This is an experimental structure of RNA, with 28 nucleotides shown. The work is reported in "A Phosphate-Binding Pocket within the Platform-PAZ-Connector Helix Cassette of Human Dicer" (Tian et al., Mol.Cell, 2014). Crystals were grown from: 0.2 M sodium formate, 0.1 M bicine, pH 8.1-8.5, 16-19% PEG5000 MME, VAPOR DIFFUSION, HANGING DROP, temperature 293K. Released in 2014, the model rests on X-ray diffraction data to a resolution of 2.55 angstrom.
RNA sequence: UUGCGAAUUCGCUU
RNA sequence: UUGCGAAUUCGCUU
Numbered sequence: 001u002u003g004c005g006a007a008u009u010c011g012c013u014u
Numbered sequence: 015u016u017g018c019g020a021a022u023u024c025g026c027u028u
C1' cells in the first nucleotide's frame, strides 16, 4: 500500500 | 464515425 491528462513505440484478430 | 494490453517521455498540486 491513493491520481487524469497528452504524445510516442509495440503486442494481440484473419 | 467501434477496442485492451505493455513499455517510454512529459504536463498538472505546495
Base pairs, nucleotide, nucleotide: 003026004025005024006023007022008021009020010019011018012017